[PDB]
Context: bound to proteins that are not shown
C1' cells in the first nucleotide's frame, strides 16, 4: 500500500 | 445500500 469491470459467499442496515 | 472475502481479466 490496495484501480476498474464482472460475478460468488456472507453479514448488518 | 453497506461492510468483509475470493476469483477472473
Nucleotide at each position: 500500500g490496495c484501480c476498474u469491470g464482472u460475478u460468488u459467499u456472507u453479514g448488518c442496515u | 445500500g453497506c461492510a468483509a472475502a475470493a476469483a477472473c481479466a

An RNA with a sequence from Thogoto virus (isolate SiAr 126): 22 nucleotides with solved positions.
The depositors describe the entry as "Cryo-EM structure of Thogoto virus polymerase in a transcription elongation conformation".
It was solved by cryo-electron microscopy to 2.65 angstrom.
Xue et al. published it in Nat Commun in 2024: "Cryo-EM structures of Thogoto virus polymerase reveal unique RNA transcription and replication mechanisms among orthomyxoviruses".